[PDB]
The RNA (SAM-I/IV riboswitch) has 97 modelled nucleotides. Bound small molecules: s-adenosylmethionine (SAM). Entry title: Structure of the SAM-I/IV riboswitch (env87(deltaU92)). It holds a match to the Rfam family "SAM-I/IV (S-adenosyl methionine) riboswitch aptamer". Clan: SAM clan. Gene Ontology terms of the family: regulation of gene expression and S-adenosylmethionine metabolic process. Method: X-ray diffraction, resolution 3.2 angstrom. The entry became public in 2014. Crystals were grown from: 1:1 mix of RNA mix and mother liquor. RNA mix contained RNA and 1 mM SAM. Mother liquor contained 50 mM Na-cacodylate, pH 7.0, 250 mM ammonium acetate, 20 mM MgCl2, and 16% 2-methyl-2,4-pentanediol (MPD), VAPOR DIFFUSION, HANGING DROP, temperature 303.15K.

RNA sequence: GGAUCACGAGGGGGAGACCCCGGCAACCUGGGACGGACACCCAAGGUGCUCACACCGGAGACGGUGGAUCCGGCCCGAGAGGGCAACGAAGGUCCGA
Ligand code: SAM
Numbered sequence: 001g002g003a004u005c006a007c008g009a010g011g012g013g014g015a016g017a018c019c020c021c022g023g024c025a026a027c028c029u030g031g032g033a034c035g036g037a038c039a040c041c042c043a044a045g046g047u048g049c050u051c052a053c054a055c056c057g058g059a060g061a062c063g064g065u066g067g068a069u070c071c072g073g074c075c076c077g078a079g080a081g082g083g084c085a086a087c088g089a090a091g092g093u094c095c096g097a
Base pairs, nucleotide, nucleotide: 001071002070003069004068005067010021011020012019022050023049024048027046028045029044030042031041032040034096035095036094037093038092053066054065055064056063057062073084074083075082076081
C1' cells in the first nucleotide's frame, strides 16, 4: 500500500510477557475423482480472534486520527536459489478430454 476491524466464539495455570486444551472464523497455503479456473466447498498447514480497538467530531448515521489482524509456515543456502509438511475432512460450479 490493499482488505477487515460488524457478526461470531471460554475454561485452566502464571506476577507478567505468555502458555495448555477447546472454540469461533475463513485473511494466506493446501486439497477439492483425468486437465484448468473459481468469488464455491473442506478446516489440514499458517496465522488471527476467543471480555473488549481507542481517542476526537457528530443527535445519529457515520467520518477523522492512531492502533490491531492478514496479505502462508518451516529447513538449508553468500546471493541467485534449493528443499519438507499440510486431514480419516471436502468432491460444488463453468470450460475442455
Ligand atoms: N480473526 C480476527 C477475528 O476477529 O476473528 C479478525 C480480526 S481483524 C481486525 C480482520 C482481519 O483479520 C481480516 O481482514 C483478515 O485479513 C484477518 N484474519 C486473520 N485470520 C482470520 C480468520 N481466521 N478469519 C477472518 N479474518 C482473519